[PDB]
């Protein structure tokens, strides 16, 4: 080095502005904010919403530090 734990980072998150649907649907940009941080910022899946604007939760990760362990 490689490959597997723990640790920090960040909640694979949230916030804004546009855009766009309604239980066959919930779409689609961009900007930011998070990190002594390069990079990421998603994806299935379920719920909820009695037809309204709004979405909520759950499972999968990479990527930088370090420290372990093992090849």
């Nucleotide at each position: 080095g490689g490959c597997u734990u723990c640790a920090u980072a960040u909640a694979a998150u949230c916030c804004g502005a546009a855009u766009g649907a309604u239980a066959u649907g919930g779409u689609u940009u961009c900007g930011g904010a998070g990190c002594u941080u390069c990079c990421a910022c998603c994806a299935a899946g379920a719920g909820c919403c009695u037809u309204a604007a709004a979405c909520u939760c759950u499972u999968g990760a990479u990527u930088a530090u370090g420290a372990a362990g093992u090849c």